The RNA (thiM riboswitch RNA (83-MER)) with a sequence from Escherichia coli has 77 modelled nucleotides. Released in 2022, the model rests on X-ray diffraction data to a resolution of 2.46 angstrom. Ions in the entry include magnesium and calcium. The PDB entry is titled "Crystal structure of the E. coli thiM riboswitch in complex with thiamine bisphosphonate, calcium ions". Zeller et al. published it in Acs Chem.Biol. in 2022: "Subsite Ligand Recognition and Cooperativity in the TPP Riboswitch: Implications for Fragment-Linking in RNA Ligand Discovery". The organism belongs to Escherichia, within Bacteria. Rfam match: TPP riboswitch aptamer (THI element). Crystallisation conditions: RNA (0.15 mM) was incubated in a buffer containing 5 mM Tris-HCl, pH 8.0, 3 mM MgCl2, 10 mM NaCl, 0.1 M KCl, and 0.5 mM spermine with 0.75 mM TPPc. Reservoir solution was 50 mM sodium cacodylate, pH 6.0, 0.3 M NH4Cl, 10 mm CaCl2, and 30% (v/v) PEG2000.
RNA sequence: GCGACUCGGGGUGCCCU
RNA sequence: CGUGAAGGCUGAGAAAUACCCGUAU
RNA sequence: ACCUGAUCUGGAUAAUGCCAGCG
RNA sequence: AGGGAAGUCGCA
Ligand code: GMI
Numbered sequence: 001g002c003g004a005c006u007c008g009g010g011g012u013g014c015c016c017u
Numbered sequence: 018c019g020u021g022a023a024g025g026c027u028g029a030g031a032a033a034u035a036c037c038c039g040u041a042u
Numbered sequence: 043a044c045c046u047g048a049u050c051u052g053g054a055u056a057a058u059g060c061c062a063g064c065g
Numbered sequence: 066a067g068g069g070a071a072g073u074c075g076c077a
Base pairs, nucleotide, nucleotide: 001076002075003074004073005072006071007039008038009037010036012033013026014025015024044068045067046066050063051062052061053060
C1' cells in the first nucleotide's frame, strides 16, 4: 500500500400524473 | 377530490438476504 | 459515509439537500 | 468549515 475478517458508524428524500 | 401499497425521479442506497463508510479535503 | 450550519444561498424541475456553493 | 465510528490478520 492493497485485501479480508470481526466489530462498529450512517442515510432512507421527492411526487400521485 | 384528500392519503400511499404499488408506481415515476435522483442516487451506491429512498427499507434493503442491501448499500455506503470507519481518521476523513 | 453521515451530521450541523439549514426552514441556508444561486440554478434547474412535475417536485425534491436534483445540480452547485457552503466545504 | 465545526463534528464524526478501529482491531487483527493476510498479500505463498
Ligand atoms: N440517502 C439515501 C437513502 N439515498 C439517497 N439518494 C441520498 C441519501 C442522497 N443524499 C446523500 S447526502 C444527502 C442526500 C439526500 C443529504 C445532504 O445533502 P447535501 O447536499 O447537504 P453535501 O455537503 O452538499 O455534499 C450533502